[PDB]
Context: one part of a larger RNA, bound to proteins that are not shown
């Protein structure tokens, strides 16, 4: 050199690992906002114009609050004590130890709509004789129609209206459902609608429970007891008495009769259940009980004041650490550059109210008010009870079905009476219906003050920690969000370069700027850069 | 490291090639002639070709209109000439004599 052999090294978009970033807001640490309970209190306001809204008011003024043509406030009485004219700086002018700003009590004003109410109206506007419409009250006048009624006129800060989370009362009154279907039944006299009213309401002073012994208004809790019972005897529903506690309060009328009145009616008299009153006759009737408007004080609330005790070092800051002291009738809380008994505001304890409210006490003086015989004469709440029928509701579904409450139709008795005691009769016991009022124990939270959480910590907790019932959607009823964290302090970055801005790089600030505003710790998915192997 | 091997890509001018990429042709256009290579596209000139007789003027007609000048006028995506304009400027990638073994040559 030729031939054959093998395929080293180098070399890629990507892949795996590692590291550094971005995007993005999990986790952790927080709060600027909420939730639930305990002890108290309240449950408002309004024709003297409400709740809730609209429009406006500041020297300048978009928004939220405050206020209302007396407008970012006025008067007065007290407190307060040094800087102030809201959030919210800045600007321009003021006020102020001759005591402002601010904090309380009592007052004034309080535009338009809205119960809206001078009339009208498409809410926040219009027209106007300028007016609280209508009902009620007080007067005047006096249609058909004599009395009357109805109208008409006038007076009168003139009673009522409307609003109001839940609880409460009354009226109307479901269905899904359960019964493994379904109609009786259950869900349920629930929900929701309407009406009304109070801080509680309702109920309530035995025509009652009970059973041979006794209790003595109503309401609530324990318990009786898931018992007795009810029930297509199915599902399921469900007492009461006895007993134990909370809390305790009883009163006023109709009638007989006596006077007054033509009557209606007024006054006196009386109000109870082992019957009581009237009636007459005797007595002696009512001081000590309950009330209690002039107002006077006591105690609390509605503003506040006094108030003990620490120094230094620790390199951003010391309340922590180490060291040395002190107070405590005060080591409850919150704040302070970083965790505090001794830094601040405060707490214990003490003091304090002109005015207003409330709980108590006292005070007028009228006030409700005390007993024995005689009578079986006069009264005891009437179209009621009861009965017949049709229903409802009582734990109880028509069942032997009482007791309680209604429609229709009938319809008693007066203490020598009536009702009840689970058909009814008899006997006994208990009680006295058909008139009314009444505090407390009890139920609730749109709210107020204080206190406490084996409650949440921004997908949580009220829907809502920001102009949230906003934005947005819907003709309307109505439905219904999301968005939190620079730093101890803005000291928020002079100035230079890039530079039309935005934005970035140095400088400077700061403990930190790799905390630089779209900024706190900053996980993962996801998008990437670089390096090692491939 | 420097510098840019052959050659490839972009760029420039185009296509009877093509969705885009790709593929093909060309990028200063010659000089000699017995001779063929150096016009890519467009324009210009010329020719084929298509349409079918322009405008203006004259003539005839009262006029519509016809008729002569005139295979006119227009067109010419095509063929051939012509560098008239544009292919200017240029840019990037790219060059260790081809590892290691064995045999035969030398």
């Nucleotide at each position: 050199u030729c031939a054959a052999a093998c395929g080293a090294g180098g070399a890629a978009a990507g892949g795996c690992u590692u590291a550094c970033g971005g995007u993005g807001g999990a986790u952790a640490c927080c709060u600027a906002g909420g939730c639930a309970c305990c002890c108290a209190g309240a449950g408002a306001c309004g024709a003297g114009g409400a709740a809730g809204g609209g429009c406006g008011u500041a020297u300048u003024a978009a928004u939220c609050g405050a206020c209302g043509a007396a407008a970012u406030g006025c008067u007065u009485c007290g407190g307060g004590g040094a800087g102030u004219u809201g959030a919210a700086a800045a600007u321009a002018a003021g006020c102020a130890g001759a005591g402002a700003u601010c904090c309380g009590g009592a007052g004034a004003u309080u535009c338009c709509c809205g119960a809206a109410u001078a009339g009208g109206u498409c809410a926040a506007c219009c027209u106007u004789u300028c007016g609280a419409a209508c009902u009620u009250c007080u007067g005047c006048u006096g249609a058909a129609u004599c009395c009357a009624u109805g109208g008409g006129c006038a007076g009168g800060c003139a009673a009522g209206a409307g609003a109001c989370a839940a609880c409460c009362u009354g009226g109307c009154g479901a269905a899904c459902u359960g019964a493994a279907a379904c109609a009786u039944c259950u869900u349920a006299g629930u929900a929701g609608c309407c009406a009304g009213a109070g801080g509680a309401a309702a109920a309530g002073a035995a025509a009652g429970c009970a059973a041979a012994a006794g209790c003595g208004a109503u309401u609530c809790c324990c318990g009786u007891a898931g018992u007795a019972g009810c029930g297509g005897c199915g599902a399921g529903c469900g007492a009461a008495a006895u007993g134990g506690g909370a809390g305790c309060a009883g009163c006023c009328u109709a009638a007989a009769c006596c006077g007054u009145g033509a009557a209606a009616a007024c006054g006196g008299g009386g109000u109870u259940g082992u019957g009581g009153g009237a009636g007459a006759g005797c007595a002696a009737u009512a001081c000590a009980a309950g009330c209690g408007u002039c107002g006077u004080g006591c105690u609390g609330c509605u503003a506040g004041g006094c108030g003990a005790a620490u120094c230094a070092g620790u390199g951003g800051a010391g309340u922590g650490c180490g060291g040395a002291a002190c107070c405590c009738u005060a080591g409850a809380u919150g704040g302070u550059g970083a965790a505090a008994g001794u830094c601040c505001a405060g707490u214990a304890g003490c003091c304090g109210a002109a005015a207003g409210c409330a709980u108590c006490a006292c005070u007028a003086g009228c006030u409700u008010a005390u007993g024995c015989u005689c009578u079986g004469a006069c009264c005891c709440g009437a179209g009621u009870a009861g009965c017949a029928u049709g229903g409802g509701g009582c734990a109880c579904g028509u069942g032997g079905a009482a007791u309680c409450c209604c429609g229709u139709g009938u319809g008693a008795a007066u203490c020598a009476g009536c009702a009840a005691g689970g058909a009814c009769c008899a006997c006994c016991u208990u009680g006295c219906a058909a008139g009314g009022c009444u505090a407390a124990a009890u139920a609730c939270u749109c709210c107020u003050g204080g206190g406490u959480g084996a409650c949440c910590g921004a997908u949580a907790g009220c829907g809502a920690a920001g102009u949230a019932g906003u934005a947005c959607c819907g003709u309307g009823a109505g439905g219904g969000a999301a968005g939190g964290g620079u730093g101890a302090a803005a000291a928020g970055a002079a100035c230079c370069c890039c530079c039309a801005u935005c934005g970035g790089g140095g400088a400077g600030u700061g403990a930190a700027a790799u905390a630089g505003a779209a900024c706190a710790u900053g996980a993962a998915a996801c998008c990437g850069u670089a390096a090692g192997c491939u | 490291a420097g510098a840019g091997a052959a050659g490839g890509u972009c760029a420039c001018g185009g296509c009877g090639a093509g969705a885009c990429g790709a593929g093909c042709c060309g990028u200063u256009u010659a000089u000699c002639a017995u001779u063929a290579c150096g016009a890519u596209a467009g324009g210009u000139g010329u020719c084929a070709a298509g349409u079918g007789g322009a405008a203006g003027u004259g003539c005839a007609g009262u006029g519509a209109u016809g008729u002569a000048u005139g295979c006119a006028g227009c067109u010419g995506a095509g063929g051939c000439a012509u560098c008239c304009u544009a292919a200017c400027a240029g840019a990037c990638c790219c060059a260790c004599a081809g590892a290691c073994u064995u045999g035969a040559a030398c």
Molecule: 23S ribosomal RNA, nucleotides 2 to 535; 4.5S ribosomal RNA, nucleotides 1 to 106
Organism: Spinacia oleracea